[PDB]
RNA sequence: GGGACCUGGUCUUUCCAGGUCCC
Numbered sequence: 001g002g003g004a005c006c007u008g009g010u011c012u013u014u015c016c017a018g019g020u021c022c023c
Stems, first nucleotide, its partner, number of pairs: 001023009
């Protein structure tokens, strides 16, 4: 730097925050 998994926030279909795992 990238991917996967879990939880919360949320004001027009998302976005955002935290934790865990692998390279």